[PDB]
Context: one part of a larger RNA, bound to proteins that are not shown
RNA sequence: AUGAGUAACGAUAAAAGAAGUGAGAAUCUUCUUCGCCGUAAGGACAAGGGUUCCUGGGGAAGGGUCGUCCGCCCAGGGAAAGUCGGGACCUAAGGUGAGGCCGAACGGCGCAGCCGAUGGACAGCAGGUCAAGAUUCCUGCACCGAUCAUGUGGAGUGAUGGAGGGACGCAUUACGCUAUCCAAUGCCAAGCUAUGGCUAUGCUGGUUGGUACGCUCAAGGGCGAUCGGGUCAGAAAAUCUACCGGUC
RNA sequence: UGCCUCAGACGUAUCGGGAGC
RNA sequence: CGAAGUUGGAAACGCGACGGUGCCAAGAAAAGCUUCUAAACGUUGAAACAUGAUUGCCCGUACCGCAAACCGACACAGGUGUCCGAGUGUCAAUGCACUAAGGCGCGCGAGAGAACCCUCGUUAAGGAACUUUGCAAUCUCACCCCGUAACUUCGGAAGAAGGGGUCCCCACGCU
RNA sequence: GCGUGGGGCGCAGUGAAUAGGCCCAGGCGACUGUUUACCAAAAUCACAGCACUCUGCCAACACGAACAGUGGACGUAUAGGGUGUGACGCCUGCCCGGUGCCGGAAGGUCAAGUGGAGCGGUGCAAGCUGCGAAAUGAAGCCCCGGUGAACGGCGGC
RNA sequence: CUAAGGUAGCGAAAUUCCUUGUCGGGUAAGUUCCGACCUGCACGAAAGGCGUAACGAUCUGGGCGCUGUCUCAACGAGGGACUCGGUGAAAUU
Repeated sequence: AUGAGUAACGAUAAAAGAAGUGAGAAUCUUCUUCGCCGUAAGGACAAGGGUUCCUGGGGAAGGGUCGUCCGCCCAGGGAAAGUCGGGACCUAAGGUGAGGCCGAACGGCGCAGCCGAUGGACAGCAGGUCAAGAUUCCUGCACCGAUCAUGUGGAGUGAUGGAGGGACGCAUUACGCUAUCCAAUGCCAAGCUAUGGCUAUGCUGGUUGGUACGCUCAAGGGCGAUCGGGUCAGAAAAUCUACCGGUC
Repeated sequence: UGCCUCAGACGUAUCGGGAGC
Repeated sequence: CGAAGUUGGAAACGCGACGGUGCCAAGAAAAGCUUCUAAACGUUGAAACAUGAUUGCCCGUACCGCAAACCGACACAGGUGUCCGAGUGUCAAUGCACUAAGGCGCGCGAGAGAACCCUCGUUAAGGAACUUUGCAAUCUCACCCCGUAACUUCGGAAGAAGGGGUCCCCACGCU
Repeated sequence: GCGUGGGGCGCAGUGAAUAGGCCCAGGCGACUGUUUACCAAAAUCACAGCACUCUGCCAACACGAACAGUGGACGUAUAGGGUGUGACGCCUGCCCGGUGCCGGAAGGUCAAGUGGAGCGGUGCAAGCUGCGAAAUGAAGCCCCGGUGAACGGCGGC
Repeated sequence: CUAAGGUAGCGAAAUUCCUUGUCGGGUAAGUUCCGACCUGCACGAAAGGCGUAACGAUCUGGGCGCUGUCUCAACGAGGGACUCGGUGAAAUU
C1' cells in the first nucleotide's frame, strides 16, 4: 500500500443557558441551575514516583476530537524542627563474625561481639498565616537533656558486674468518662416576609479550644510493711534481691 | 479498712477561636 | 471589630487502666529506668534542689498517594497496607435509600428512532409441553406471633413445613 | 417505645431500597477446611481416630565438599520418623508356595589377604626372575523356620 | 492342579459385557431413577466391607410453588448498529 474513510474514540453518574477571553471555542474561565458519589467516587498517612507543587508565559508534538486548557513545553519561586519519623540508644528472625571448627581451589560453619524495625525507649500544646511550607516559620504560654554561675546543701558518689523492672495470649465483661452526635418556646446574631396561611412560640445560622490556680464533685486504678537467721543461692561483694522464720 | 492517683467534670482567671456586620 | 456560650438525651475499638472473670493451644529480647557494692576519687569547694544564663548536630518534610502522578507498554473498568469517615429513616449496623461537608458528570460530539446485538420493564390463555439438564429467569424475602415430620450420635434436623401481623389517628395501661 | 381497645384511608401499609423458594428419595465423602494463578472445586488432598514397623540418644531419619556444623530437639519411647487407612457403630475371613522382611547359621558356594608345594626361562656359578596351586580367608546367596492393617493371591465345564 | 481357593456383609453397583436383564414402584407413556431378585463377563473386608445423624456453590431421580424455558411471540425502554462534523486502526492480500 489493501482492508477504509471502515471498527473504534475505554463504563448508560445526564447536562442546559447566559457572560467572558481569543485569529479561532460543544470542550478554557465565570455565573446560575440541573444529575452522581457520600464507610466515597470525601479526608490523613505508609510504600512507591520525582518537581508532577505555586506564579508568569506557550501551543509543535503528547491529550483517543477540539483546545485559548492540561499531570504536556519554557522560565522564576516554593520545601525551615532540641520536642513529629529515622540516626548520634536498644534488641528479634536474619545477616555478619578476631580467635575457633571444616573443606581440590573460590569457599562452607561458628561463641562472644556487631549489624538489623516490622517491635522497645524518649521532652510541646493552642492558634495565625506565602500564590506555593507548618506539632518546623510568627504569636501566646510550656517541657527536655547538657555546661556554667549565684545560693541552700555543706558530704558520698555509687560501675562493661549482681537484683528488681521493663516483660507482653485469646474470648468475654462491671463501673465512670470524653471525643462526638441529637432535641428544644435556653441563649445570641441577621433580616425577611408575599404565593392560600403564618407576623413568631416562624425561618436561617452560631451555640467553646489550650493553659494556670481550686480547704470544690468524682467512678476507677496501684500498694502491704519493716527487724532478724542462715551459708549452701545471685563470681566475690552488698546496706539491693531470693528463702525462711518475728512482727501493725 | 488505711495511703496515693487523677481520667473526666465544675469554678475563677487568661490566651485563643467564634456567626457575622 | 466581634455576640452567645443553657438545659435535657445518646455514645465509642479512645481514656481511667497493667480493672474483673473464664479458658488452653500457655502467649519475645535488650537498653533506658530503680536499687547494691567491687575499683577509684574524696571526706572545709559533695549527691541533690532553687533561680539565671548559655546550648540544642545529621537526615526526611513541596505535590500525587484506592490513583491520571505508585504496579499494570496507555491520562488502562484490574491491583495497592493503615487511620478518620456526619445526618434522616430502618430491632442493630461500616447494611439499604436519600442526603452534609467535600469531590465529581468518567477529554468526541450532534441527530435518527430500521434489521440485528447487549442490559432491562410488562405481558392474554396455558404452566416445564422447553431442554442434555427448570440452564436461565421468576417465585420466596426483613422483624413480631402462633405452629412445626420421618430420623437422630439427644446437640440436631429447624428459618422444617405451614398460617397470621406490619400503616395513620384517638383514648387507656406500662419503662 | 411497646401493648389493650376504638376509629380512618388506599388495589396495596418491612407501601420505595436492602433481606431464604420449599419438600421426598438415592450415590460419594463423615464433618469445618485444601486444590489444578489462566477450561476441572470435585467423589481429589488433608483431617480427628486407628494400625504396622523403625528408633537407647553423639537416636532412627533428613541437608551436607566435612571426623565441620545443623535439623530432629534445648525433644527421649505417654517421644520422634516412615507407611497405609480415614469421625462414629458392628466388625476386619482363607492362602507363607513365590517376592519382601525378622530370626536361625548343620551343610554347599564365595574376594582381597595369609600360604607358596610344584612348572619354567636366564646365567659357568652365586643369585636374580615369569607364573603358580592344595589348606585357610568375611559379609552375601543357596538352604530351614516364622511373618498379611508385608508386596500379593482368593481358579479352567 | 498351584498355597489356597471367598468367613460376614453388599450385589445389574461410580464395578454388569450380554442389557432397555426380570418383576414391582412412580408416569398417560420411564433405556433414567427407587425397591426386590440374583445367572457377581469382572464386589468383598484398613489399595478396608456394610451402616450411619449432621454437613455439601457435590452428583442422580421425583414432587409442590412460580414463572417468556416453552406453544409463540408482542409491545416498551435504554446502550450499539444508521446519518453528519472531528480523530482513525486490524488481521488478511
This is an experimental structure of RNA from Deinococcus radiodurans R1, with 694 nucleotides shown.
An Rfam search finds the family "Bacterial large subunit ribosomal RNA" in it.
It comes from the structure "50S Deinococcus radiodurans ribosome bounded with mycinamicin I".
Ions in the entry include magnesium, sodium, calcium and potassium.
The work is reported in "Ribosome-binding and anti-microbial studies of the mycinamicins, 16-membered macrolide antibiotics from Micromonospora griseorubida" (Breiner-Goldstein et al., Nucleic Acids Res., 2021).
Method: X-ray crystallography, resolution 3.22 angstrom. The entry became public in 2021.
Among the 26 different proteins in the entry, which are not shown, are 50S ribosomal protein L28, 50S ribosomal protein L30 and 50S ribosomal protein L17.